[PDB]
Context: one part of a larger RNA, bound to proteins that are not shown
Parts: sequence; C1' cells; structure tokens
RNA sequence: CGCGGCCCGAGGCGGCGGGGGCGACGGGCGGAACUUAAGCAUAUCAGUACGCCCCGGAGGAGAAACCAACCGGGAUUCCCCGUAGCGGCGAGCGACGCGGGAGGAGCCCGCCCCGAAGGCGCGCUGUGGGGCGCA
RNA sequence: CCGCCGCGAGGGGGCCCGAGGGCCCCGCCCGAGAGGGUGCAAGCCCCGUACGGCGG
RNA sequence: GCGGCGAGUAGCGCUGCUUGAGCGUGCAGCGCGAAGGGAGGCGCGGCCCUUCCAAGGCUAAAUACGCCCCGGGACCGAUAGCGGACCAAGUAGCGCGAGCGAACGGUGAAAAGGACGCCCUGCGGCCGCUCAAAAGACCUGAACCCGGCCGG
RNA sequence: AACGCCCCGCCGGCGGAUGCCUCGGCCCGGGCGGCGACGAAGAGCGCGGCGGAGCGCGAGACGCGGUGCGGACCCGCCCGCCCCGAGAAGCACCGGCCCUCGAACGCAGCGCGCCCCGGCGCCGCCGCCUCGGUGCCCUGC
Repeated sequence: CGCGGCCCGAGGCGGCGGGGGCGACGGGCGGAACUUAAGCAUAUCAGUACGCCCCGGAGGAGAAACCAACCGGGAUUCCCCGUAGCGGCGAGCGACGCGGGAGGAGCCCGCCCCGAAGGCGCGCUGUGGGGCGCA
Repeated sequence: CCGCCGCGAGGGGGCCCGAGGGCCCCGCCCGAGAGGGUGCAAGCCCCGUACGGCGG
Repeated sequence: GCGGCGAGUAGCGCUGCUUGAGCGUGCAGCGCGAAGGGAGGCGCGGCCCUUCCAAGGCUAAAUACGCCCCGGGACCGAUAGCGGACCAAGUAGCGCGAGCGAACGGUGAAAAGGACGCCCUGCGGCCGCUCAAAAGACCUGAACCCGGCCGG
Repeated sequence: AACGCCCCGCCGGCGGAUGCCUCGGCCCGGGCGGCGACGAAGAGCGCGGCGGAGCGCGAGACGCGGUGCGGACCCGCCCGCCCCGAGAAGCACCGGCCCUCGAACGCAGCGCGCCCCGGCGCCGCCGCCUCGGUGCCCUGC
C1' cells in the first nucleotide's frame, strides 16, 4: 500500500406475516363529579360512568415458597351457606377457611451428563438425546 | 342431538240466507278433537296434525 | 447413596396509590442488597414445632353473553307496544358542525270502482245503475261547535 | 213587537273518540359464535322494454353458468313458454364477473409522474446477492 477470516453495519431481490371492522360477554391501563353524611374538608358514591389498548368462541385462572392446628385436608373455576374486621369508631363499608354439590387431568424447561448423533447455507456464545447408583 | 326426504283417514238429508262453518235429523275417522284457510261457530271442503326412512 | 433446583432478584429504609387486613392487604419509584429460604391475621430479640420451595413455562371440563336464527307467553293492542305495524324510518325535515328527529293502520265476499236518459256556453246537476248494503275513497262514527224546519 | 240570543222534536255538517280487528312490538328459553391486503365494514356513482323511492346487482350490472328438485305460468301493456321433456314460476348448493373511494398501497384527489422490456406503498422474519469500517487479526508489499 493491496486481500482473506471473524465482528459490527448498509442497499436490493424472493417467499411468508402484520395493519382495519364488531351498543354483549372477557383481559390490561388511565380515571370523575352529581349524590349520602340532614352543613362539610377524611369517608361515601366507586376500584362505577367515560377515554385508550388487546384477543376468543369463550376468555381469564390453574397443578402449593396452600390451608390448617384436626382421631386433618390437598391444582384452578362455578353454585349453596355465613361475621371477624375497617370507620370524623359517625354515616356507612366488609372477606376467607371448615361443610354440601357441578366438574375432574396432568405436565415441561433451565441448571447436571453426552457433544453435532440435530430441523445441516443454521449451529460449539450449544442443535439433538438423556438423571446416575440401590432396587 | 343436527340435517334431508316423504305419505297422511273420515258426511249426508231438509229448512232458510247475498254466502253458512247456522238450525233440525241421522252418521263416520282417531297413534290424527295442535292450528291456519275457505262468502257466517267446520275432526270428516283444503293445507296441516299422530304414526316412518336416510345421512351425519 | 450421588448430582441438581431460576440475583440487581427476595428482603429492608423512605415516599405514593390500593385493601376488611388493623406498628402494612397488594403494587410501585429511589437507595441498599443474600444464601439455604418462605409461612403459621400485633410488633421486636431468642429457642422449638407444623408445613411448603418464589424470583421460568403449557393445559380440557363444569361458567358468562348482544347482534342473527328457532320456540313459547295469566305481556301491549295504533296518544299503547321499540323512535320506527303504513311497498320508501334513522326516513321527510332542522342545525356551520358535533348532533336532533316526526306524522301517517281498516271499502267490499268479489272492483263487480258507478249503466242509460235528461238539462247545462262549460263547470256541474237531476234520475237512476252495481251491491245484502253504498259501505262511493271509503268499518263503526261519540263530545265540543254549527245550518234548516218545528216548538219555547 | 220583530230580529238577534238562549232552551225541545226531526234532518244535515265539522271532527274523530269508542268498539271490534291487526304479516308489528316486548319479555323468557334454546342454538350459533362465522369478517379482512385472495381487499373487509362503510360510502359514492351506475344497471330494468316502457323505471321515481326501496330491495337487488356491478360495464358479463333489476343478473351469467353447472348440478339436483319442481312442473304452468309470467302483479299493468307487451314479449315469452306450451309436447312423455320440449320447460314458466319457485328452491338448494357450487363456479365465475365484480366501476370510484375506503386499513387503502407510484404521488394527489379528479390532476400528474418514473420506468428500458412491466411494473412502481410501509413494517417484520427467514434466505440470498452486492458492498462499508484508522473494529479484531492475518498475509503479502
């Protein structure tokens, strides 16, 4: 001063995806005031109206870092049943377990061992397959 | 449970009315007397109703 | 018997929201920040017992529900019932616009929806015709208000 | 006075209550649970023999084709069909046509471009082609 590998970037081409709509039901956020307290400022109305975003035929939840204190139970959901408590302790607000039913179902990855045996132009900065000894 | 396809019985006479499903008499069908139509209240005037078969 | 179970995480301090959760029910910001750990509805320190293993992931059923389609009703019956029963409704109409928003059902069994004749400058009228009936743009046809005749 | 006004016995108006009737509403149960760049929902403008609104349809326009069923009509005037199939009204499924706007896609909204052959929007994933770097290196020079 030139050119090969890796790394980090740029332009184009091919094939596949996304966007918008739906006065209900569902999930996630933002979020009032009228009203009641015979006034009103905490409280209440209400974790509502309304605004924004996102699916489905349902969604969400779900196989214990659980209840309990018993001569115990045993993932989630839905129905029946009922007072601890919070509160200018005022007005007001307010769950769960045990019990009886509907339904019923279980599992994986990482970590550890092998190491390309793999879905092979990818990938060792890890694809694919497995717990190892007793019983 | 969904869909498709079908058949489906049994009444006349008289009176009187613009028309009788009306009035009087006597009958029939029934797994069908749910209903609708028809010139006035109709199981028997018409469609339907009860009783099947096929596919999934 | 052995190997192996998820870190700027759990938790703590300060602050804000939230719950029946009351010296904290759940979440979050900032600072600090770990090894065996979490819980047992009153805090702190110590010793036990009873129970479970967070900070990764999937999963049917029993449950909810409008538009649209089917069935039913001790429901309304045209000022009721949906704003909207009517060949044209979210229509006609109103507002710069966002929006607002009505009224109007019924002849008869059958249109058989009205012969002929006579008046009339034409407009129209009379007489009659169809029909059980004009029921004649129409079922029935009340009240208020009004015209004629007849009585006060 | 009478008229006018106000009160009975018949006949006419005006208005539209009442009664009866309704292919409509409202509630409850059941089912279903299905849209879109392969261009949706929605809007505009057109399409009939005589054609305004509504329904329907899209320059193949008030509909075209296929397979089954059906079996005499077709709202007016016309035209058509008529038959042991020769085919009016109706019904079900399938195949196509499908103007302009619209998520709306060469720009813009009614005008105008680029391109060379026909075609020309954005974002993402995978793959390929062509390249950049005083990034980490290496070689040659």
The RNA (28S rRNA, nucleotides 1 to 365; 5.8S rRNA, nucleotides 1 to 141) from Giardia intestinalis assemblage A has 484 modelled nucleotides. It holds a match to the Rfam family "Archaeal large subunit ribosomal RNA". Clan: LSU clan. The family has 91 seed sequences and 2,955 matches in Rfam 15.1. Rfam links the family to the GO terms structural constituent of ribosome and ribosome. The reconstruction used 289,618 particles. The 2024 paper behind the entry is "The Giardia lamblia ribosome structure reveals divergence in several biological pathways and the mode of emetine function". NCBI's taxonomy places the organism under Eukaryota, Metamonada, Fornicata, Hexamitidae, Giardia duodenalis. The structure was determined by electron microscopy at 2.49 A resolution and released in 2024. It comes from the structure "60S subunit of the Giardia lamblia 80S ribosome". Among the 40 different proteins in the entry, which are not shown, are 60S ribosomal protein uL4, 60S ribosomal protein eL30 and 60S ribosomal protein uL3.